[PDB]
Context: bound to proteins that are not shown
RNA sequence: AGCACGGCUGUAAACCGUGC
Numbered sequence: 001a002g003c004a005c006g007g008c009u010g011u012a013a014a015c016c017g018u019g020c
Base pairs, nucleotide, nucleotide: 002020003019004018005017006016007015
């Protein structure tokens, strides 16, 4: 990569953790 959880408050955010 993919899957599963947990996270997102006028966007370093199609993201970030944690496994497998």

An RNA: 20 nucleotides with solved positions.
The structure was determined by X-ray diffraction at 2.88 angstroms resolution and released in 2021.
It comes from the structure "Human tRNA guanine transglycosylase (TGT), RNA-bound covalent intermediate".
Ions in the entry include zinc.
Protein in the same entry: Queuine tRNA-ribosyltransferase catalytic subunit 1 and Queuine tRNA-ribosyltransferase accessory subunit 2.
Crystals were grown from: PEG 1500, MMT pH 6.
Primary citation: Sievers et al., Rna Biol. (2021), "Structural and functional insights into human tRNA guanine transgylcosylase".